Released in 2023, the model rests on cryo-electron microscopy data to a resolution of 2.1 A. This is an experimental structure of RNA (23S ribosomal RNA, nucleotides 1262 to 2017) from Escherichia coli K-12, with 756 nucleotides shown. Taxonomically the source falls in Escherichia coli (Bacteria, Gammaproteobacteria, Enterobacterales, Escherichia). An Rfam search finds the family "Bacterial large subunit ribosomal RNA" in it. Among the 27 different proteins in the entry, which are not shown, are 50S ribosomal protein L30, 50S ribosomal protein L3 and 50S ribosomal protein L24. The depositors describe the entry as "Cryo-EM structure of the E.coli 50S ribosomal subunit in complex with the antibiotic Myxovalargin A". The reconstruction used 580,425 particles.

[PDB]
Context: one part of a larger RNA, bound to proteins that are not shown
Formats: sequence, C1' cells, structure tokens
RNA sequence: AUAAGUAACGAUAAAGCGGGUGAAAAGCCCGCUCGCCGGAAGACCAAGGGUUCCUGUCCAACGUUAAUCGGGGCAGGGUGAGUCGACCCCUAAGGCGAGGCCGAAAGGCGUAGUCGAUGGGAAACAGGUUAAUAUUCCUGUACUUGGUGUUACUGCGAAGGGGGGACGGAGAAGGCUAUGUUGGCCGGGCGACGGUUGUCCCGGUUUAAGCGUGUAGGCUGGUUUUCCAGGCAAAUCCGGAAAAUCAAGGCUGAGGCGUGAUGACGAGGCACUACGGUGCUGAAGCAACAAAUGCCCUGCUUCCAGGAAAAGCCUCUAAGCAUCAGGUAACAUCAAAUCGUACCCCAAACCGACACAGGUGGUCAGGUAGAGAAUACCAAGGCGCUUGAGAGAACUCGGGUGAAGGAACUAGGCAAAAUGGUGCCGUAACUUCGGGAGAAGGCACGCUGAUAUGUAGGUGAGGUCCCUCGCGGAUGGAGCUGAAAUCAGUCGAAGAUACCAGCUGGCUGCAACUGUUUAUUAAAAACACAGCACUGUGCAAACACGAAAGUGGACGUAUACGGUGUGACGCCUGCCCGGUGCCGGAAGGUUAAUUGAUGGGGUUAGCGCAAGCGAAGCUCUUGAUCGAAGCCCCGGUAAACGGCGGCCGUAACUAUAACGGUCCUAAGGUAGCGAAAUUCCUUGUCGGGUAAGUUCCGACCUGCACGAAUGGCGUAAUGAUGGCCAGGCUGUCUCCACCCGAGACUCAGUGAAAUU
Repeated sequence: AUAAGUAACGAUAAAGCGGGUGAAAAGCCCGCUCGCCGGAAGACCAAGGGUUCCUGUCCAACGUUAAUCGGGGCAGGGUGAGUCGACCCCUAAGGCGAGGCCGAAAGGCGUAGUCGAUGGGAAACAGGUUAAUAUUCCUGUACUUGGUGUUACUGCGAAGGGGGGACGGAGAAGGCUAUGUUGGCCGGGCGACGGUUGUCCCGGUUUAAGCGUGUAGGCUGGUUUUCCAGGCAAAUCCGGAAAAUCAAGGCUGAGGCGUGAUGACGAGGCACUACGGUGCUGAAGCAACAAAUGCCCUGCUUCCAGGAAAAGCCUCUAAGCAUCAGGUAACAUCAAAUCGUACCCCAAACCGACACAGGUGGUCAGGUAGAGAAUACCAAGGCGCUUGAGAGAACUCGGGUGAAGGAACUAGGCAAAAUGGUGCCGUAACUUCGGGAGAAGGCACGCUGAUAUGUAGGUGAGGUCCCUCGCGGAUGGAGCUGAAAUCAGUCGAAGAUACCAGCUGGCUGCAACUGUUUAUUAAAAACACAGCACUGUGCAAACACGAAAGUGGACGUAUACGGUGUGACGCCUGCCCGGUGCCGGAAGGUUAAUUGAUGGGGUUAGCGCAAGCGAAGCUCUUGAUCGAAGCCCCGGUAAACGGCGGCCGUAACUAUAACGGUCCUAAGGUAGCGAAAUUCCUUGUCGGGUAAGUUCCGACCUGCACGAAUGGCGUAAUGAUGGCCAGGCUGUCUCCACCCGAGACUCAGUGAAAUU
C1' cells in the first nucleotide's frame, strides 16, 4: 500500500438560551434556568508521585472533534514552626555482630554489643490575612524542656535493687458531650394569581487552648512503732512477721460552672468600584427537649483460648565525696538547632503501556422518612463523564405492557415472573430434645375526632423546707417531650401504596456440621475437621533443617511430642500370618575386610664334561586357619501392605434343596446392605406415580464385578451439592404484537484492524 474514509471516538447523570472575548465559540468566561452525586461523584491525612500549585502569555505537536481552553509549550512567582512531622531517647519481630565456635576456600552460626516501628517517650489555641503558605505569618491569650546566675535551705551519688510504665475477648449499663430540633430574642418582610398584621414568612442567635474549682463515677482501710534465712553487696525503698491506735484518709476522674472575653465574631446596613471587589459600621447572641458507634472507660461485670518489651518517670542505697560537689525551691536571664511543609489521594498527578467503566490504608459523618452507615429525596459542597447534529428501516443490546392458554418450552422452569414489612393468632412427620420453624396458614394496617383542648411514660423550673449552706438533700410540681391502644367517623380500585423487602411443600443419593481449594473454563461427593485407632519416642527424646557448629521439637517431659490411617454421633467392625513388611529368637549352615598356613614357579652361590640339578636371600603366585551383621532357618503380628473357592447328587406332582459326597487353599465373605456414585446383559422383574415415565420412589436377589477404620449400615441438623414430584407463577412456549431508550442509517470533524 490494501481493507476504507469503513469500525470506532471509553459508562444512556442531560441539557437549553442570552451576553462577552476572538480570524473562528455545541465544548472557554459571565449570567439565568434544567439535570446528577450527597457513608459521595463532598472535606481531609498517610503512602506513592515530584512542580502537576498560582499568575501572565502562546495553540505547531499533545487532548480520540473544534478550542480563544488545559495536568500541553514558554517565562516569572509560590512551601516561613521551641509546641505539627522527621531527626532524637527506648525497645518488638528480625538483622548485623569484637572476641568465640564451626567449615576445602568462599562462608555458617552466635556472645558482649549495636541497629531496627507498624508500638512507649515534653509542650498551642482562637480569630485575621495571600493570586498561590499557614496550629509556621500577624493580633490576642498560653504552655514545655534545658543551660547559666542569684538567694534561701539541705545528704548527694549506679552500669546495681524496687515500683511504675504494662497491655485479652465478649457483654451490660449509668453519667455526659459533639450534634440536632423547637420555642424565646433580634433584624428584615406583607407578597406577579384567590387568601396572607398573623397560631404568618425568611435569616441570625457563635466563641478555643490555658488557668481556677472539684462533680456523676471507679479503686483502695489509714497511721505509728518494733523485728526479720528474701530482693547477688547495701538500703530508710520493696517483701515478710508482730503489736498499738484510729477508721476517715488517699489516689484517680468525664462533664458542668467561673475566667479567658468591656475582647473577637456576627444578620445586615452604609460608602466606593480595576464591577472582581475594597473599605466602614454593627442588633440579638438565651432556654427547653432529644441525643451518639465520641468521652468518663487502660473502668465495671463475666469467660477461657489466660492476653509485648525497654526507656522516660518515681524511689532506695553502694563505691565515692561529704567545707566542697551535688540536691530542692523561688526569682532572673539565655537557648530550643537541622530537615519536611506547594499540589494530587478513591485519583486525568499513585498501581494498571492510555486523560483506561479496574485496584488503593486511616479520619470526618447534617435534614425528612427509616431499625439502620440499607434505601428514596435533599443540605454543605461538588459535578453533566472532551465528538456533535439529524432520522425514527431490518437486526442487535437494555427495559415496559400483553387477549386466551399456563412448562405444552428445554438436556434441565435456563431466564423471567412470583413471594417479600410489623404486630397478633396458629403450626406436622421426625429429633441427638437444641431443633425442625419465619414450618405451613390466617387476621389487622391510611386519614380525622374523641377517650386525654397530649394519655401512659420520660424530663424537670419556680416555690417551700432541711442543711454538715453546697456541683447538697427532701417535697413539689410549671414548662418541655411523648408512645401504644380502644371507640366513632371518613376517602380511594387499591393504606407494609413509592424505593426497600423470604417463593412454599413432598420423596431420595452423597458429605455430619462452620470452614478450605484448581489467582484466569472444575467450589464438589474433593481437602480440612472434632472424635477414634495403630505405631514410634525416657529427654543431649524420636524426628526435621544443616559436610559442621548449632537451631526447631520445647524453656515442653509419656494426661507429652512425632508419624500413619480413619473421619460427628448411634449400632458395630467377622475369617486368614501362606506372600510382602515389621517385631522377636538363637542352635546350626552360608558369608567381608583382615590374617598368611601350605604347595608350585622365576632368579643363582655352588655341583656338574653338559644333559642337568640346585641352598640362602629376594621375588611371582596359591590361599589352610581366624572372622560380624545380613540371609537361610524358627516364632509372633492384619484399625500392617494384603486375601476372603469350585464340582456333583439329593425331600409326597413338580420345582427347589435344609442335607450329603468330593477337589483345592493361608483361609474361602460373617453381620449388614444390594439393579446401588458399584448391574455387562438391561429400558431386568413386580408395585407406585403419569393419558403415556430408558429418569424417580418402594421392593425382589440372578451381587458380570458390595461388604466391615484404603471402614459396613443407619442417622436429627446443615448444603450457591446430584436426582425426582407438586402448588403458586409467568412471553419459556402455542405465536408473537406494540411501545420506551442505546447502536445500526444520513450529515460535519477525527480516523484503526486482521488479511493480501
């Protein structure tokens, strides 16, 4: 290049118009309407990113279209701390590790130590301010820890002792506050169309840390003296013992109240205006009721599975110094460095190649209805999802309705339709006595009035009285709030009227149950499980990881730990030890390294006329004797691995065979169950259900080829489990019709792909 100017332009929350600017405006800016989210599509923090933040300017490329706009290009600006965070002090899991122990080398482990948060450790709040920072700047009002000096007084001192820090799950209240609602108060209003000076409408009604006070609540007897095998020494501290005396003392603690605050803030006016804003001034600022999942509360009660560490902190002494040095209090003064601080966080800035319908820890939590943080509509606040405009074919997607029939659809009711709330009545077989059970089924439900100008209940002022005069007690009840029921009436086709919100019943297989699993075609009958059994293991345990040192098992000790199989519970779990394994036995047989008896050979001093023979030494070979476990051998053991038969004959008519004979084996299948998750023949046969049933349920036994912890047979409850039937219900179907949206089609902009 082709397909082709084709598919597509990323949630169906949704837009319309006027003005502005500009070469050009569906998309930018301003305005008025409309729609969407609101336990979020709002506001924040940590992480991660790294200038994306704000202002000016530009529109090539980037932005799925245009772009005057932008998280794009370019330039400038912007992050202010004694109290917030890091750093810092302290430690957890864990890491590293002087010496050390171990290992061919590299290295492994670990002691003293030293690091390491996700945990413990000092201290600030309210208002104002920038285009962009603020608990950091400014205003007002605070607090903490050190250093130094001065004065007064005085036992100080650790690498050691003690205390404290310091800790679980669940549950139940009571006291409160955040917060909300209503009234009062103050300011404004008197109505585009009937009515609206009122029992009317709209808005506001806010205020911190700190300091003072000590309340609901929680905990605990207090004080003094004496004496002691404890806390490595010491101790006045802690622990223990014994007396005396008095019981009211101590610790802790939300909130409230006072002050902070003659302040600040404040509806709204009044003036300006770069129309954005900027100044100026400023009323009321109260009470009642309701109320958290926040606070008192690291509390209280209760349960078993029995719930960090170390420092800061407080206290005690030792060696020491004891005039000193230190310690304590008051006052004054100085210091508190360094680093982070912009912006995004449910995201167009982080993880997903993308401005991607996915993922991402913590905090905040308004109104009406509601059990609710569900759901519907809204507030504060934030958005309409970066292609539009038409048309109204088939067909596809997502929905609404449907005559008569009602599962006839189909592998299968797959999908859809249906049920759905609260109170009361009522409810079967079966059962492990809890269940089953929301079984099933039924009745009532709106509004108005009365009982009762608002009841039962809750809350509670004034007053009065007491008084240990208070954050007190008693009485009393104004005000406020407020169910549920009954009776009477009333409207609609319909009162759990929307959203929201169980379909029910019958038979049967498998697995007891809640759990777990093939991230991305399998959730189950598979795995696990409590329970059961066998077996190993005496502690330096068996066992596992490791050339090793060492570590786990376990700071455990046979009521413990490891391995294997089975799998709640009920009733049970038969026969076989020949094979294979394991356990035990020892007589004999066989048998390794080792040992080297004996025999044979090579070589040569010598002896030989040479044919030859031939000592010692050295050397090649041979292999007597000695010699363990194992094996062979002999026993045991099946909740070890495993196994669990044939043939023939026989009883009144037959049929059948209780019974007999016979062969083989280690022994021949017990109880229970059986066309089964197992049965080939097979759609066995019979019964039930249907008009009709290869499936289903109950039986029979002829078990090709069930069977007892690779468990047998039952079993209430449970299951997004397999099979079957019924009621309800329906467009699943007879057989499709119409309608509402998104595409498909046309126009404008952008613009792929496999293949060839």